[PDB]
Context: bound to proteins that are not shown
């Protein structure tokens, strides 16, 4: 000099538990609170 | 405690960095 890239933190968006309301049956849709959770899960001496 | 497979939203002149080649 050149290429590639990680975690932490902040912010925004979305997602996952849990109560209440969906003219849903080759149906499982849509709003939601008074706590939480959003990185690993498998696998290999 | 090292590999393999799958997975790892988006920004930030906020912080610490890392790897390879010349």
């Nucleotide at each position: 000099g050149g290429u590639u890239u990680a975690g932490a933190u902040c912010u925004a968006a979305g997602g996952a538990c849990u109560u209440c309301c969906u003219a849903a049956u080759u149906a499982g849709u849509g709003g939601u609170u008074u706590g939480u959770c959003c990185a690993a899960u498998g696998u290999u001496c | 405690g090292g590999g393999c497979a799958u997975g790892c939203u988006a920004g930030a002149c906020u912080c610490u960095g890392a790897a390879c080649c010349c």
This is an experimental structure of RNA (Chains: B) with a sequence from Candida tropicalis MYA-3404, with 67 nucleotides shown. Released in 2021, the model rests on X-ray crystallography data to a resolution of 2.85 angstrom. The depositors describe the entry as "Structure of telomerase from Candida Tropicalis in complexe with TWJ fragment of telomeric RNA". The work is reported in "Crystal structures of N-terminally truncated telomerase reverse transcriptase from fungi&#8225;" (Zhai et al., Nucleic Acids Res., 2021). Keywords: Telomerase, catalytic core, RNA binding, telomere, REPLICATION. Crystals were grown from: 0.2M sodium citrate tribasic dihydrate 0.1M Bis-Tris propane 13% PEG 2000 MME.